[PDB]
An RNA structure (phage MS2 genome) from Enterobacteria phage MS2, in which 242 nucleotides are resolved.
It holds a match to the Rfam family "Bacteriophage MS2 operator hairpin". For this family Rfam cites "Deletion of a single hydrogen bonding atom from the MS2 RNA operator leads to dramatic rearrangements at the RNA-coat protein interface" (Grahn et al., Nucleic Acids Res, 2000).
The entry also contains Capsid protein and Maturation protein, not shown here.
The depositors describe the entry as "In situ structures of the genome and genome-delivery apparatus in ssRNA bacteriophage MS2".
The reconstruction used 339,718 particles.
The 2017 paper behind the entry is "In situ structures of the genome and genome-delivery apparatus in a single-stranded RNA virus".
């Protein structure tokens, strides 16, 4: 930089 | 060491043995 | 090309 | 065929 | 398909 | 110096 | 140089 | 130089 | 070539 | 410092 | 020994 | 016993 | 033993 | 020393 | 030379 | 063959002298 969230949290790139 | 006692020898009133006694 | 099937102008089979 | 020989119409050569 | 022998229509061969 | 094609070559 | 042979050739 | 060597005679031979 | 050398003496031999 | 040279405030020698 | 021969008083053969 | 010899019934040769 | 062997001779010898 | 024969010589013990 | 012998002008031998 | 060395006296004379023995080729 970007994705979908059960979106102050991650997974996925 | 003492005695008694054969045999030696020229350092012969002195060497040197041997046997017995003590 | 000549047999099977289909979901049908497609496809295995010899 | 044609050659010599010899006599048992018979040997010898090319 | 053919032949050469055999005769109870049975062998053979090129 | 023999010859020629000749003042030049071949000899 | 001699010599044979001769228009020439050869031997010392 | 020699030969009684020889010669087709100014030649040859033969020993020294 | 010599020989007091010979012989088959004008021809040898022998020996130096 | 003397010594010599020209293009001369400038090397070269001793 | 021989119906074995012969050089016949001898000798050979089966 | 045979047969050569021997002469002492003796040798010898098959 | 021999020998026409010798010797200085009963003795030595040459030869066989 | 005997022995014998060829016997003054000799062989045999 | 000198013995022998022959078919006799031949041969043997020393 | 060759250099020498002795002699040679009118005197001697027991075989007349006018020579004779040595060396070295």
């Nucleotide at each position: 930089g970007g994705a979908a969230u059960u979106c102050c949290a991650u997974u996925c790139c | 060491c003492c005695g008694u006692u054969c045999g030696c020898g020229u350092u012969u009133a002195c060497g040197c043995g041997g046997a017995c006694g003590g | 090309c000549g047999c099977a099937a289909a979901c049908c102008a497609u496809u295995g089979c010899g | 065929c044609g050659c010599g020989a010899c006599g048992u119409a018979u040997c010898g050569u090319g | 398909c053919a032949c050469u022998a055999g005769g109870u229509a049975u062998a053979g061969u090129g | 110096u023999u010859a020629c094609a000749a003042a030049g070559u071949a000899a | 140089u001699c010599u044979a042979c001769u228009a020439a050739u050869a031997g010392a | 130089a020699u030969g009684a060597g020889g010669a087709u005679u100014a030649c040859c031979c033969a020993u020294g | 070539a010599a020989g007091a050398a010979g012989u088959u003496c004008a021809a040898c031999u022998c020996u130096u | 410092g003397a010594c010599a040279a020209a293009u001369c405030c400038u090397u070269g020698u001793c | 020994c021989u119906g074995c021969c012969u050089g016949u008083a001898a000798g050979g053969a089966g | 016993u045979g047969a050569u010899c021997a002469a002492u019934c003796g040798a010898u040769c098959a | 033993g021999a020998c026409g062997a010798u010797a200085u001779u009963a003795u030595a010898u040459g030869u066989c | 020393c005997g022995g014998u024969u060829u016997u003054a010589a000799a062989c045999c013990g | 030379a000198u013995u022998c012998c022959c078919u006799c002008a031949g041969g043997a031998g020393u | 063959g060759u250099a020498a060395c002795u002699a040679g006296c009118u005197g001697c004379u027991u075989g007349g002298c006018u020579a004779g023995u040595u060396a070295c080729c």